Shown are 843 nucleotides from a PDB entry: RNA (16S rRNA, nucleotides 1 to 879) from Pyrococcus furiosus. Method: electron microscopy, resolution 2.84 A. The entry became public in 2025. It holds a match to the Rfam family "Archaeal small subunit ribosomal RNA". For this family Rfam cites "Crystal structure of the ribosome at 5.5 A resolution" (Yusupov et al., Science, 2001). Rfam 15.1 lists 709 matches to the family in 491 species.

Context: one part of a larger RNA, bound to proteins that are not shown
RNA sequence: AUUC
RNA sequence: GGUUGAUCCUGCCGGAGGCCACUGCUAUGGGGGUC
RNA sequence: GACUAAGCCAUGCGAGUCAAGGGGGCGUCCCUUCUGGGACGCCAC
RNA sequence: GGCGGACGGCUCAGUAACACGUCGGUAACCUACCCUCGGGAGGGGGAUAACCC
RNA sequence: GGGAAACUGGGGCUAAUCCCCCAUAGGCCUGGGGUACUGGAAGGUCCCCAGGC
RNA sequence: GAAAGGGAGCCGUAAGGCUC
RNA sequence: GCC
RNA sequence: GAGGAUGGGC
RNA sequence: GGCGGCCGAUUAGGUAGUUGGUGGGGUAACGGCCCACCAAGC
RNA sequence: GAAGAUCGGUACGGGC
RNA sequence: GUGAGAGCGGGAGCC
RNA sequence: GGAGAUGGACACUGAGACACGGGUCCAGGCCCUACGGGGCGCAGCAGGCGCGAAACCUC
RNA sequence: GCAAUGCGGGAAAC
RNA sequence: GCGACGGGGGGACCCCCAGUGC
RNA sequence: GUGCCUCUGGCACGGCUUUUC
RNA sequence: GGAGUGUAAAAAGCUC
RNA sequence: GGGAAUAAGGGCUGGGCAAGGC
RNA sequence: GGUGGCAGCCGCCGCGGUAAUACCGGCGGCC
RNA sequence: GAGUGGUGGCCACUAUUAUUGGGCCUAAAGCGGC
RNA sequence: GUAGC
RNA sequence: GGGCC
RNA sequence: GUAAGUCCCUGGCGAAAUCCCACGGCUCAAC
RNA sequence: GUGGGGCUCGCUGGGGAUACUGCGGGCCUUGGGAC
RNA sequence: GGGAGAGGC
RNA sequence: GGGGGUACCCC
RNA sequence: GGGGUAGGGGUGAAAUCCUAUAAUCCCGGGGGGACCGCCAGUGGCGAAGGCGCC
RNA sequence: GGCUGGAACGGGUC
RNA sequence: GACGGUGAGGGC
RNA sequence: GAAGGCCAGGGGAGCGAAC
RNA sequence: GGAUUAGAUACCCGGGUAGUC
RNA sequence: UGGCUGUAAAGGAUGCGGGCUAGGUGUCGGGCGAGCUUCGAGCUCGCC
RNA sequence: GGUGC
RNA sequence: GUAGGGAAGC
RNA sequence: GUUAAGCC
RNA sequence: GC
RNA sequence: GCCUGGGGAGUACGGC
RNA sequence: GCAAGGCUGAAACUUAAAGGAAU
Numbered sequence: 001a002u003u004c
Numbered sequence: 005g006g007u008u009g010a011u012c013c014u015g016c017c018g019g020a021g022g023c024c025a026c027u028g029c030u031a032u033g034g035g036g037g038u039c
Numbered sequence: 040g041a042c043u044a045a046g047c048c049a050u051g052c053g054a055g056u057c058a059a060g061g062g063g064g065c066g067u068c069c070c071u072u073c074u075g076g077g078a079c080g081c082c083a084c
Numbered sequence: 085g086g087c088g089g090a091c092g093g094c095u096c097a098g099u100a101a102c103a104c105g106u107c108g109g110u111a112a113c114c115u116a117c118c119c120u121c122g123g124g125a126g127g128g129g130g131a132u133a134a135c136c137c
Numbered sequence: 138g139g140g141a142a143a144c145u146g147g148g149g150c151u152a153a154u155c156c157c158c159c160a161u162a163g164g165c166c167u168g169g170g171g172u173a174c175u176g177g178a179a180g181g182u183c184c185c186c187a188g189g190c
Numbered sequence: 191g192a193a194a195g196g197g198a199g200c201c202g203u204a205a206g207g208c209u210c
Numbered sequence: 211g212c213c
Numbered sequence: 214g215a216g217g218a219u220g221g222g223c
Numbered sequence: 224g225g226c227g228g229c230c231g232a233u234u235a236g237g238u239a240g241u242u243g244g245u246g247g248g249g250u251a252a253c254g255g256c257c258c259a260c261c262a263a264g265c
Numbered sequence: 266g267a268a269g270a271u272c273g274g275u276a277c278g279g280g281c
Numbered sequence: 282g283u284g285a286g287a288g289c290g291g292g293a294g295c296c
Numbered sequence: 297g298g299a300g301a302u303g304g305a306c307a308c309u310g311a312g313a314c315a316c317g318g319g320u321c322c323a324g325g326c327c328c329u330a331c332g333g334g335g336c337g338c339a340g341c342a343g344g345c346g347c348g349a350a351a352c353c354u355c
Numbered sequence: 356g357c358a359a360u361g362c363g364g365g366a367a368a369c
Numbered sequence: 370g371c372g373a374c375g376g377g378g379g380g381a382c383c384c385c386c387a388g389u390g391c
Numbered sequence: 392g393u394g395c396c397u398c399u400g401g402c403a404c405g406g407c408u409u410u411u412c
Numbered sequence: 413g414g415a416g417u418g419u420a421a422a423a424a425g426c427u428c
Numbered sequence: 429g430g431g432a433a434u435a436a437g438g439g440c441u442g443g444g445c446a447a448g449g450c
Numbered sequence: 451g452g453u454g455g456c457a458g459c460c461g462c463c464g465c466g467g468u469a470a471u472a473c474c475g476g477c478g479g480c481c
Numbered sequence: 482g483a484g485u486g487g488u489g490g491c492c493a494c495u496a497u498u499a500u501u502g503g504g505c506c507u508a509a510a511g512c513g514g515c
Numbered sequence: 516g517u518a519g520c
Numbered sequence: 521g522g523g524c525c
Numbered sequence: 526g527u528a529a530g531u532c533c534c535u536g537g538c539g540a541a542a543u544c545c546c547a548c549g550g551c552u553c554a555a556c
Numbered sequence: 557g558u559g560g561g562g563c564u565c566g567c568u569g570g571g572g573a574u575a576c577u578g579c580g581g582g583c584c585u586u587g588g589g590a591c
Numbered sequence: 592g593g594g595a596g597a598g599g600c
Numbered sequence: 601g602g603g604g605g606u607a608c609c610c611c
Numbered sequence: 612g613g614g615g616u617a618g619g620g621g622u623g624a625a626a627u628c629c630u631a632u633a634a635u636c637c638c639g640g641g642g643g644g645a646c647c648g649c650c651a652g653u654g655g656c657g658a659a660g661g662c663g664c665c
Numbered sequence: 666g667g668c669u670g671g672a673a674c675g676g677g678u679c
Numbered sequence: 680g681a682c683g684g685u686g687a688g689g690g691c
Numbered sequence: 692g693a694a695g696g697c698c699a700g701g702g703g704a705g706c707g708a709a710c
Numbered sequence: 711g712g713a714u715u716a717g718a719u720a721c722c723c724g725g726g727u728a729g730u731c
Numbered sequence: 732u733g734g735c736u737g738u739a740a741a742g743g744a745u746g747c748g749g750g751c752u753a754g755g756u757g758u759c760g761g762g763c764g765a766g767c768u769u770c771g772a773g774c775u776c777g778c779c
Numbered sequence: 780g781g782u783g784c
Numbered sequence: 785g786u787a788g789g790g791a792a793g794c
Numbered sequence: 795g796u797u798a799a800g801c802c
Numbered sequence: 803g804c
Numbered sequence: 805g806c807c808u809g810g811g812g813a814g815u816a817c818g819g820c
Numbered sequence: 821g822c823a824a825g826g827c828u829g830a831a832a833c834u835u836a837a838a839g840g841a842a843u
Stems, first nucleotide, its partner, number of pairs: 004019001005017002009843001011841003021492009032387006039380001040347001046345003050342003055087003061084001063082008094300003104227004109223002113221002118217004123213002126159005135149003138145002164190008173182002197210005229274003237265002241263008277297001279296002281291001282289002302323005325336004353377001355376001356374001360373001361371002364369001390407002392404005412430001414428004438481004442463002448477001450476001451474002458465002503807003506793002514691002519685002522584004526579002529577002531573008544561005550556001587682001589679002591676001592674001598669003602665002604647002608643004612638003618629002655662002695736005701731001705730002710725001711723002746804002749802003755784005761779007789794001809835003818828003
């Protein structure tokens, strides 16, 4: 953390 | 994380977060609520 | 005690109030005084 | 005898429906308690509760 | 008095903001006329006669 | 097809009045 | 308070 | 009696 | 009264007071709400 | 009434 | 209630 | 906001009910009886049985 | 427990 | 008068602030 | 606060607070 | 463990 | 007023995933 | 230290057949 | 950390429901054709 | 090729 | 779901 | 050409609680 | 608690614009047809 | 309008 | 609709 | 119908089978039923399936 | 040899 | 002079 | 709408499921 | 029916029904 | 010769219409230009 | 405009 | 076969 | 890979 | 675009 | 128009 | 649909793989  | 001696895909399964209901172990206090 | 049982219930309580709508009963007092008047409350209808 | 007891409190069974939400209509309708205004309260009659047997 | 109870019978004497009747206001239906009011628009409301409940 | 001037208090000799 |  | 107001019906 | 809010077509036909009308009854009220007849409507 | 009637399953609807 | 959002799911406790 | 008062169906009084702690009949389950008869339905607050994995004081 | 909020009754206290 | 409501009782119901020393 | 030690901590000595009971 | 305040009366809280 | 006195447990320890080559 | 495909563990991969970091227990540790 | 574990359910994880925003030659899938 | 787009 | 008024 | 969709402005609505922001009261917070 | 905002996915009474879509009318040939 | 073709009967 | 091609089988 | 004798056919090898009632093979005739050889092509046409003698 | 469907090309054609 | 594209059902 | 299959009537050289 | 094979309901070889028209 | 069946690896394992996104090189049908021609519906090259 | 690399 | 697309074959 | 299995 |  | 991991399975039941 | 068969078409349960291209 509008992710792996 | 998992198809292979090793590689790249599709695909699903499982971890990792929040909430509600039961439940093992455990428990020193005080407030507020529409429990 | 929402998920299954809106299943079944012992007992207690959860809807009463008005005397300034009405006639009565009970008791205290002041009594006039067999009568009866008036206050004061309580009870039921 | 008067008023209230049809509010409040509890449950989600039934209901796929003008039940619910929203916007409008009732010029097709009722309403004790409460408010305002304009009016009225005249004459009679009868039970029965309580109480007593 | 009756009835195990729950309930409930007969007789007398009473009052009311209890009940009933009469009277006038008032309510409703319908027919014929004037248009006074609110409404966006009158089977509404108001006025005058008539038959009734 | 209506009503309950019914009720209470204070004054007022009574009548009558004021208020709830 | 009553219609 | 005429209006409201309150709670509704449709 | 207008509008809005689930799934099934291994459920395709459903309706007969049913849809509307005229005249009435009933309701506090309009209404097939009910009744008597007229249509075939929905 | 295939813009899904009728029938069947499920469920009180909304603010949330 | 969850999700960054679109959305998905529930709609017993309070009105 | 809508429905229900054990499952249905009906009416009386009232402005308002076809009415949870009012009324009548059927179905279902209970209670008292001196056997003729007569009453009740907590989905109200506490509390009890049953059902259950699952939920409190008879102040 | 009706002491606060509110409801029913009462003119009112209640 | 009101088991509406208000007060307390039991319960790892939700949330907030602390302790189990310095 | 000081001292020791197998130093995210434990122990010995001397002081202080009463959140909580 | 005590005193006040608190409460319809208590209890809980709050000051010491 | 008395006094550190009355108060820490649950899972996990091969990767995903922090933690032992005892 | 104990058991030696047995007991067991394992959401998935996968460990255990006489030197088990993967099961049971002690001592350490990580949330 | 007064909490911490186990089981069921919902959402994200999942662009595995794709309007934003998925795929269909060989992996699921273009109707045999008009 | 009919409704729909 | 072609272009212009 | 009209303005039904569409866009802009302005009246009547979409109860309260719940949601976000600031201030104030319970010690701050929850409320 | 006091103020501001948001939410109920929206409904409705009016005014203004006609770029796009819808609707009515007019003129074209590029798509598609006929020869 | 001039041509192409195992297009059909 | 009409006309042929070889090939194959039988006599 | 004529000629002509002993094998023919088939398999990796065989066998079944035809053959003296004259097979296989060659020649002259009759009958029938399917298919259009090379040219032929990554050629052409048809929505697809499919469609080749003149 | 007869009937018949479609397409490509060239078209200041409708 | 827009008569067009695809076409759920349906037809060959 | 290939092949295959089925119903009724013809045909059947070569191939050839079954046998 | 004849072969191969441990077996051969087949591959291999002679006939052959449906079918192929 | 009249029907029914509606099935295939029925495969380009690729649905259909439209606009745009370097070239090169085979071949079929048509049209245009040039050069050959035995003047052939013939041959060769280029272009749409 | 078809049909192949 | 260029650009580009694809897990790669293409 | 203009006969897309590229972009709309 | 279906 | 079709697909939402592999089988069960293009199976069981229902309908044309 | 005469039949063969055609069209429509799930659940219980089981499984960690199945499947594709390429070295």